[PDB]
Context: one part of a larger RNA, bound to proteins that are not shown
RNA sequence: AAAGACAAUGGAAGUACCUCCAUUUCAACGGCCAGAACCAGCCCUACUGCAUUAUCCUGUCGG
RNA sequence: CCGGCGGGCAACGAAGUGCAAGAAUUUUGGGUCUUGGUGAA
RNA sequence: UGCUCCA
RNA sequence: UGGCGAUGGAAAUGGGGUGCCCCCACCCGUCUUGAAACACGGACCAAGGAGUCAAACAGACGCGCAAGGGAGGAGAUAU
RNA sequence: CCAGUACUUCUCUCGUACUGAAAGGGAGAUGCAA
RNA sequence: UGCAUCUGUGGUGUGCACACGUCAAAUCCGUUUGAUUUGCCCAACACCGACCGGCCCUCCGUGGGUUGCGUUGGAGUGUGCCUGUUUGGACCCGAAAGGUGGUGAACUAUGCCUGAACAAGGUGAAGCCCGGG
RNA sequence: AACCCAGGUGGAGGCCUGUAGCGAUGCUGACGUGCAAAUCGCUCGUAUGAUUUGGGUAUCGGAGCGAAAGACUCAUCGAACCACCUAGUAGCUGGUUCACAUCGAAGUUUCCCUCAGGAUAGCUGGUGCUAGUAGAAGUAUUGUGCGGUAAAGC
RNA sequence: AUGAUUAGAGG
RNA sequence: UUGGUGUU
RNA sequence: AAUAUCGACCUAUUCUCA
RNA sequence: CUUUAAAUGUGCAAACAAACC
RNA sequence: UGCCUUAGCC
RNA sequence: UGCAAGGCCGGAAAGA
RNA sequence: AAUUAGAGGCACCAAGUGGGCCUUCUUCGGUAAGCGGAGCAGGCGAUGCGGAAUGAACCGCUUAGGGAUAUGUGGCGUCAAAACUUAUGGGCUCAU
RNA sequence: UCGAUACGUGAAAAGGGUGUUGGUGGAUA
RNA sequence: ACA
RNA sequence: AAUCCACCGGCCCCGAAAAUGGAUGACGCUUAAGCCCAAUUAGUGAUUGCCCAUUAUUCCUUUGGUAAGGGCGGAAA
RNA sequence: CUUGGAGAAAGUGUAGCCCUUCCGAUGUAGAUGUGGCCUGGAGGUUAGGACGAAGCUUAUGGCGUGAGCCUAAGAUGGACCGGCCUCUAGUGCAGAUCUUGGU
Numbered sequence: 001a002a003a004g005a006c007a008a009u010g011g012a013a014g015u016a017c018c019u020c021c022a023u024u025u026c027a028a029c030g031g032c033c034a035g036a037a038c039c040a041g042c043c044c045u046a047c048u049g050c051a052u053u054a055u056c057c058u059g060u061c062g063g
Numbered sequence: 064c065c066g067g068c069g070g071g072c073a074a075c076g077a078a079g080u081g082c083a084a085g086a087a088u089u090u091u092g093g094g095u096c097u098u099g100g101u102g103a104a
Numbered sequence: 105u106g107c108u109c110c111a
Numbered sequence: 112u113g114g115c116g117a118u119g120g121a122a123a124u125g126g127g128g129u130g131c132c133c134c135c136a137c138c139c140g141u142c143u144u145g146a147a148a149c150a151c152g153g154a155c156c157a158a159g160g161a162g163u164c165a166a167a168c169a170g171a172c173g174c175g176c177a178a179g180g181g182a183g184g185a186g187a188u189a190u
Numbered sequence: 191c192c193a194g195u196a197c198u199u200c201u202c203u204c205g206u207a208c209u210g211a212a213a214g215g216g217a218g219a220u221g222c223a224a
Numbered sequence: 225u226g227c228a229u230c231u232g233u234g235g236u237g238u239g240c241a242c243a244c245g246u247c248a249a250a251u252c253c254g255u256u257u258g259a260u261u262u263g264c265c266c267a268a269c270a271c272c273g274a275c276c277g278g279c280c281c282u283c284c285g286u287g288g289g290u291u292g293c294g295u296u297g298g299a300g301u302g303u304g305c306c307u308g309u310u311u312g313g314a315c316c317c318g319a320a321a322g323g324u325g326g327u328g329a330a331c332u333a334u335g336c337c338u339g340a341a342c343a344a345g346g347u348g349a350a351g352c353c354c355g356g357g
Numbered sequence: 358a359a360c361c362c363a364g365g366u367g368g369a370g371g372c373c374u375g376u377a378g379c380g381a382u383g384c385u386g387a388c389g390u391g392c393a394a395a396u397c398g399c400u401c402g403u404a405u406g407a408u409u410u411g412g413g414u415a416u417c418g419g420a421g422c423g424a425a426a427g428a429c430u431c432a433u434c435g436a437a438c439c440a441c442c443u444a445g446u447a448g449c450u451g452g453u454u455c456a457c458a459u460c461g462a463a464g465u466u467u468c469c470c471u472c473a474g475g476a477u478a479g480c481u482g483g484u485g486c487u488a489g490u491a492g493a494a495g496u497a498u499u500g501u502g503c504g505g506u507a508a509a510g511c
Numbered sequence: 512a513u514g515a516u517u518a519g520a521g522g
Numbered sequence: 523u524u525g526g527u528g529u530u
Numbered sequence: 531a532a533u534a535u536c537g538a539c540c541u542a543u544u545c546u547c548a
Numbered sequence: 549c550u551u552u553a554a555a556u557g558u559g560c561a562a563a564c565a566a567a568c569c
Numbered sequence: 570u571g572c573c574u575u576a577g578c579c
Numbered sequence: 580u581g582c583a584a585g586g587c588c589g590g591a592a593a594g595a
Numbered sequence: 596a597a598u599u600a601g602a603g604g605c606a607c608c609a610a611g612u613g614g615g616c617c618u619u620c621u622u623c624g625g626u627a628a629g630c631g632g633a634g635c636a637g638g639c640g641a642u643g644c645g646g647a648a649u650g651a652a653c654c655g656c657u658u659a660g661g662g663a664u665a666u667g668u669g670g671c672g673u674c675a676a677a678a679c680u681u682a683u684g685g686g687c688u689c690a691u
Numbered sequence: 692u693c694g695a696u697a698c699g700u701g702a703a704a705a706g707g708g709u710g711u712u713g714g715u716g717g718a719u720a
Numbered sequence: 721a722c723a
Numbered sequence: 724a725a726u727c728c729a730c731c732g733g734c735c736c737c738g739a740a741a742a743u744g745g746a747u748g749a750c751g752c753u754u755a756a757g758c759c760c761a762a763u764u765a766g767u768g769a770u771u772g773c774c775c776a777u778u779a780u781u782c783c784u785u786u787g788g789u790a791a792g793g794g795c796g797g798a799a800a
Numbered sequence: 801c802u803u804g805g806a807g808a809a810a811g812u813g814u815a816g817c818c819c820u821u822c823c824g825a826u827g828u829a830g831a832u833g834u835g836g837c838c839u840g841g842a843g844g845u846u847a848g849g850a851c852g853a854a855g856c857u858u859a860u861g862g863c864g865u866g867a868g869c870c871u872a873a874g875a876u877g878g879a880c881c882g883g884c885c886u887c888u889a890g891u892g893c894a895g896a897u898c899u900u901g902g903u
Stems, first nucleotide, its partner, number of pairs: 010135002014131006021125005033114001038093001052078001057070002061066001138153004154903006164312005170306001172304005179204003185198002188196003208215002220228002234266002239260001243256001270295002272292002275289002315452002318449001322442006333416009344374002347370001351366003355362002378403003383399002386397002418434001420430002456834005465478001467476003479612002481609007493599002496597001498562004503557001509550002513548003519543001520541001522539005528533003568590002571587002577582001615639004620634005644655003659784007670773002672750003678763001681762001683761005694752001706737002717727001719725001785825004790821005837892001839889008848880001855876001856874003861870003
C1' cells in the first nucleotide's frame, strides 16, 4: 500500500507512494538533463604498402 | 590406360610478416597555457 | 629539427 | 565551459518506511575430517551471567637510580 | 585536614665473584723470567 | 718469580677521519681503500675454584686433559604494566563419591506390653451313650 | 466265646464355602497431562489363625530389622536423612559478553600406566637485535660423487 | 648365475 | 650313470 | 648274460618367476 | 635372485685469499 | 712471496 | 738446510 | 654456474595444534569396498567466487569497496546471459 | 528407454547374426 | 559368370 | 556386366530384470538441440564468432606496508 | 580566472602535518595493534540543567568500514549530568537441559 499471502527472514538492485527527517535551491548555478571542446582511453578502420617464398608463364600428343 | 620436359624474366586470391594518424564511441577529469612558420643537415 | 614570445 | 527544464517559499536531492518486480540466498550455535542435516542445544523478552584477585617467578616494555639499587618493620614530628 | 604526604639514621635485601660434596679456596694485562 | 704495571688474541664488524678515484649541477655527497674498530658473534689465551693424568716429590710447578650457573673494566636494582608459568574455588556450571556430627521406627521392619475384632454355613475327630452277636 | 456292624451325641481342625478384616491372581481391564508421585473396576487368595488391628514400648546408619525379596527403616535404601568438610575432584560434556586492523596455523617428531591428556620439537605471532644482494634458493646449468627401484635378464 | 618351476626329445 | 622291479 | 621301468641323474633345451 | 640398469632423485663445489708471487 | 713454533721427514 | 704441514701473512687476482 | 637478485644472520617470549580427511601418482594388506596402512605432492579443514543441474575435496580461480574492458572453466534451442535454431561445414546416427 | 558435461557408483561383459556404414586377404568377365 |  | 568365398571396426540389434511416480536437470531435439571432428563471417584478401567471475587489465575509493618520495609557512593561476 | 595549494603543525598512532607514488588486501585455532568502542566509579579539567537532567520511545535523521556517537521530538520524564586527559573495575551477552522474573 489497505498490500497481498502460495514458508518467514535476508542479499543486491531498482521502482511505486509517503515521510515536519536531513540538505540545498528557492531573482540561481544548487539538483535534473542534453550538446559541445581539449586531455587518455577504449578505439572505427580504410588503403594496406613494405620484402620473401613458390604458385605460373610455353611444345606437340590421345576417352 | 596418360607419360616425352626444360629457362624465372610475372607476381592483383603468396602468407609463420613489418608501418599508419587525422579519425568512430561512450565513459572520466578539467589550474602552472597557448602561439608563428622558415630553409638546411 | 633549432631562436621564441607573453596572460 | 556554455544551453534547458524544475523553483519563486515546495519543489529537488540524500536518507528510511512500506509494498511490489527481477534473481540471489539451506536454521543458528556446537562437537567433529565432514552439519541443511533425520547429530546436540534452540517459545519469547527483561535483568543477571564466565581468565578474576594473591603470591613466586621469568620475558618484554615504561620509569628511577646505577656498583650499587631498594626497602620493610619501626620510629621521628609538621600537617 | 592527614589510613595520606613529608623525614629517617639503623639495619636487612638483592649483586658487584665465582667455585667445591666438603675442609676450603678465590679471577688485570704486557715485556725479562721460569 | 721478578719489574714498569690499561682493550688480551685473531677473525666478522656501526659510526668518523684517511686518501681514493669515480656521468657526477658543482663540488657537497654516493664509491671505496687504510686507521681505530663500539656492540655482537666465532676461534683459542690467560687466570680462579674443582677433578685427573703427568714433571716431580709423595706431593711440586713444568706442560697436559678437563668443567663451573667462572673471570677476561662491572649491570644490577626498585618499580609500573602486560604476557606466560605455579597454586590457591582459580574462566564458568556439572557427577556417582569419601568423611565428620547429628536427626529419624508416625511410613515400614521386628519383638514385647495391654486392648479390640473375626456374620453365616458345610465337613464331623477324640470323648460319652450305645443299640446287637 | 474275641472285638466288628451300624445309631446318635459331641463340635475338634495352622480343614472347607463365605461377610468384614487382611491380601493382590487374572484381565497383561480402565486410567497413565490420573481421582491417585501406584489409584479404579471386576475377578481372585485367605478369613480361629505362624491371623488382623489399636495404643504404649524396644532395636537405626560403615546400623537396625528381616518366614530372606539385598526387602524395609517418614514418597529417599546394594548403605537413609539433615548440616558440615565442600565452591569435594573431573585428562570429561556444555558455555565464555565489542569493533576494525595486521598477520595466521596444526593434527606430525620423540617421551609418558602413554593412545578422549600432557611434555618436547615443528608449524605460528609478537618483540626484536644486527654491518648485511648474502652464511640467499622446495630452480636450473656445469662438473663431480652416490643408488640397484622400473625395464631387463635367468 | 643362487634358485627355479617342470614336462618334451633319449641315455 | 644309479636304485627298486615287470621281462627272455 | 638280451629287455626295459620310472625317479635320481646325462643332454640340447624348454616354459614362464622371485 | 642377478647388473654401477633407467626415469625421477639426492651430496658437493663453483671468484678477492678456493690460485699465485 | 715470508713469517714465526717447526708438529711431520730426513 | 729446504720440501711438505699447521696458525699466519703481505705482495699481488680475475672472473668476456 | 643461469635466474630471482623480491635482504642474510641469529635471539627472545608465547600461544594454538598434537582426532585429520580427500585427492594425484605407486602400493602394502583385504573377496571386496564410499576398506585398512603407507610414500609423494596437492588440497579441504580454515574458503569463498565462477560451473560440472546437485556435492567440503573435482574444473577454473583463489578472495579490500566499486565501474569498465577482457577472458577462465563451462557453455550458446527454452528454462538461461550467449549461434534471435550459426549462410555452419565432414561424415555418422533412428535407437518398440 | 536412442543418444547427449569428467570424477560422481559404473553402462553394461563375452557372444554372434541373415544387419546399417568402414577396411584387408584372396575368384570369376 | 548372381539367382 | 557384374556377382564372390574370410574377417577387421563400431554406430547400432539382441545378451540384461526389478519393488512410491521419475528423470541428460526439465522440457524437448532426430533432413538435431545426438556423436566424432572442425570451425568463426563463408573458398574474398592474414585479427577478437558470442555470453557469463570475488580471475586478469585499467579506473577510482579505503586500508596496511613504516613502502618510497616531496614539502614540512605565505603565494597567484 | 578561479580559488587550492609545492603556506596549514617537524608528526607512530586521529577528524593522518600536507600532498602523490608504489605494492599487498581471504581466512578457523591463535597472536597482536588501534589517538578505538562502550558500562560503573575516582582524580583533574571543561561544561550543562526546572527556559526540563538521567532515563525512555523511533519510518529522528547524519556519520563513523564498525564498535558506536551526535542531533530532533515525544499529548515522554521530573532532577540530576555531558565532553576531554589520567585512574579504576563486580565493565559489553543470544545460545550454558543457564539463573530469576514476566509473558
Molecule: 26S alpha ribosomal RNA, nucleotides 458 to 1534
Organism: Leishmania donovani